[PDB]
Notes
An RNA: 22 nucleotides with solved positions. The work is reported in "Structural and biochemical basis for misfolded RNA recognition by the Ro autoantigen" (Fuchs et al., Nat.Struct.Mol.Biol., 2006). The entry is indexed under von Willebrand factor A, Rossmann-fold, HEAT repeat, MIDAS motif, RNA Binding Protein-RNA COMPLEX. Crystals were grown from: 18-20% PEG 6000, 250 mM magnesium acetate, 100 mM sodium acetate Protein was mixed with RNA approximately 1:1., pH 4.6, VAPOR DIFFUSION, HANGING DROP, temperature 298K. Method: X-ray diffraction, resolution 2.65 A. The entry became public in 2006. It comes from the structure "60kDa Ro autoantigen in complex with a fragment of misfolded RNA".

Context: bound to proteins that are not shown
RNA sequence: GGUAGGCUUUUCAA
RNA sequence: GCCUACCC
Repeated sequence: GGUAGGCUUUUCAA
Repeated sequence: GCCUACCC
RNA backbone atom coordinates (compact mmCIF):
# COMPACT_ATOMS: atom_id res chain seq x y z
O5' G A 1 0.51 4.09 1.28
C5' G A 1 -0.68 3.31 1.11
C4' G A 1 -0.68 2.27 0.00
C3' G A 1 -1.92 1.38 0.00
O3' G A 1 -2.99 1.94 -0.75
C1' G A 1 0.00 0.00 0.00
P G A 2 -4.49 1.85 -0.17
O5' G A 2 -4.91 0.34 -0.42
C5' G A 2 -5.12 -0.15 -1.74
C4' G A 2 -5.53 -1.59 -1.69
C3' G A 2 -6.72 -1.87 -0.78
O3' G A 2 -7.96 -1.65 -1.43
C1' G A 2 -5.00 -3.36 -0.24
P U A 3 -9.22 -1.14 -0.57
O5' U A 3 -9.51 -2.33 0.45
C5' U A 3 -9.97 -3.60 0.00
C4' U A 3 -10.10 -4.56 1.16
C3' U A 3 -11.00 -4.15 2.32
O3' U A 3 -12.38 -4.38 2.04
C1' U A 3 -8.98 -4.98 3.19
P A A 4 -13.50 -3.44 2.71
O5' A A 4 -13.59 -3.95 4.22
C5' A A 4 -13.61 -5.34 4.51
C4' A A 4 -13.46 -5.55 6.00
C3' A A 4 -14.20 -4.56 6.87
O3' A A 4 -15.58 -4.86 6.97
C1' A A 4 -12.03 -4.87 7.74
P G A 5 -16.55 -3.87 7.76
O5' G A 5 -16.13 -4.09 9.27
C5' G A 5 -16.60 -3.20 10.26
C4' G A 5 -16.03 -3.58 11.59
C3' G A 5 -16.08 -2.42 12.55
O3' G A 5 -17.37 -2.32 13.13
C1' G A 5 -13.89 -3.23 12.46
P G A 6 -18.21 -0.96 12.94
O5' G A 6 -17.57 0.01 14.03
C5' G A 6 -17.42 -0.43 15.37
C4' G A 6 -16.29 0.30 16.07
C3' G A 6 -16.33 1.82 16.08
O3' G A 6 -17.32 2.35 16.97
C1' G A 6 -14.14 1.13 15.66
P C A 7 -17.92 3.80 16.69
O5' C A 7 -16.79 4.77 17.25
C5' C A 7 -16.18 4.51 18.50
C4' C A 7 -14.99 5.42 18.70
C3' C A 7 -15.24 6.89 18.44
O3' C A 7 -15.79 7.50 19.58
C1' C A 7 -13.27 6.26 17.35
P U A 8 -16.95 8.59 19.41
O5' U A 8 -17.44 8.82 20.91
C5' U A 8 -16.62 9.47 21.86
C4' U A 8 -16.18 8.49 22.92
C3' U A 8 -15.39 7.29 22.42
O3' U A 8 -13.96 7.48 22.46
C1' U A 8 -16.99 6.68 24.09
P U A 9 -13.34 8.74 23.24
O5' U A 9 -11.85 8.31 23.60
C5' U A 9 -11.34 6.99 23.44
C4' U A 9 -9.84 7.09 23.41
C3' U A 9 -9.43 8.34 24.19
O3' U A 9 -9.23 8.08 25.60
C1' U A 9 -8.33 8.25 22.03
P U A 10 -7.92 7.27 26.14
O5' U A 10 -8.15 5.75 25.67
C5' U A 10 -7.14 4.72 25.82
C4' U A 10 -7.22 3.78 24.64
C3' U A 10 -6.11 2.76 24.31
O3' U A 10 -6.71 1.50 24.64
C1' U A 10 -7.07 3.79 22.37
P U A 11 -5.84 0.16 24.85
O5' U A 11 -6.81 -0.71 25.75
C5' U A 11 -7.55 -0.12 26.83
C4' U A 11 -9.02 -0.41 26.63
C3' U A 11 -9.35 -1.90 26.57
O3' U A 11 -10.15 -2.14 27.73
C1' U A 11 -10.43 -0.67 24.83
P C A 12 -10.22 -3.58 28.43
O5' C A 12 -8.93 -3.63 29.37
C5' C A 12 -8.39 -2.42 29.92
C4' C A 12 -7.31 -2.69 30.95
C3' C A 12 -7.73 -3.52 32.16
O3' C A 12 -6.97 -4.74 32.33
C1' C A 12 -6.59 -1.50 32.78
P A A 13 -6.65 -5.75 31.10
O5' A A 13 -7.77 -6.87 31.27
C5' A A 13 -8.67 -6.84 32.37
C4' A A 13 -9.75 -7.87 32.15
C3' A A 13 -10.70 -8.11 33.33
O3' A A 13 -11.87 -7.28 33.21
C1' A A 13 -9.89 -10.18 32.44
P A A 14 -12.16 -6.09 34.27
O5' A A 14 -11.47 -6.50 35.65
C5' A A 14 -10.32 -7.34 35.68
C4' A A 14 -9.58 -7.14 36.95
C3' A A 14 -9.04 -5.74 37.13
O3' A A 14 -10.13 -4.85 37.36
C1' A A 14 -7.45 -7.35 37.87
O5' G B 1 -5.59 16.93 10.49
C5' G B 1 -5.89 15.68 9.84
C4' G B 1 -6.29 14.65 10.87
C3' G B 1 -5.83 13.22 10.63
O3' G B 1 -4.48 13.03 11.04
C1' G B 1 -8.04 13.28 11.51
P C B 2 -3.81 11.57 10.94
O5' C B 2 -4.51 10.73 12.10
C5' C B 2 -4.26 11.03 13.46
C4' C B 2 -5.06 10.13 14.37
C3' C B 2 -4.85 8.63 14.24
O3' C B 2 -3.63 8.24 14.88
C1' C B 2 -7.16 9.08 14.47
P C B 3 -2.95 6.82 14.53
O5' C B 3 -3.88 5.79 15.31
C5' C B 3 -4.17 6.00 16.69
C4' C B 3 -5.04 4.89 17.22
C3' C B 3 -4.65 3.53 16.71
O3' C B 3 -3.54 3.04 17.41
C1' C B 3 -6.99 3.75 16.59
P U B 4 -2.79 1.75 16.85
O5' U B 4 -3.68 0.60 17.47
C5' U B 4 -3.44 -0.74 17.13
C4' U B 4 -4.72 -1.51 17.14
C3' U B 4 -4.64 -2.66 16.17
O3' U B 4 -3.97 -3.72 16.82
C1' U B 4 -6.65 -1.48 15.82
P A B 5 -2.69 -4.38 16.12
O5' A B 5 -3.33 -5.64 15.39
C5' A B 5 -4.16 -6.55 16.12
C4' A B 5 -5.25 -7.07 15.23
C3' A B 5 -4.76 -7.65 13.92
O3' A B 5 -4.31 -8.98 14.10
C1' A B 5 -6.58 -6.21 13.50
P C B 6 -3.01 -9.47 13.32
O5' C B 6 -3.56 -9.88 11.88
C5' C B 6 -4.59 -10.85 11.73
C4' C B 6 -5.24 -10.75 10.36
C3' C B 6 -4.33 -10.82 9.15
O3' C B 6 -3.99 -12.16 8.82
C1' C B 6 -5.89 -9.07 8.85
P C B 7 -2.56 -12.47 8.15
O5' C B 7 -2.72 -11.96 6.64
C5' C B 7 -3.56 -12.65 5.72
C4' C B 7 -3.68 -11.88 4.43
C3' C B 7 -2.39 -11.61 3.67
O3' C B 7 -2.02 -12.67 2.81
C1' C B 7 -3.59 -9.59 3.87
P C B 8 -0.52 -12.74 2.25
O5' C B 8 -0.29 -11.33 1.55
C5' C B 8 -1.01 -10.95 0.37
C4' C B 8 -0.54 -9.59 -0.09
C3' C B 8 0.96 -9.49 -0.33
O3' C B 8 1.29 -10.04 -1.59
C1' C B 8 0.25 -7.66 0.98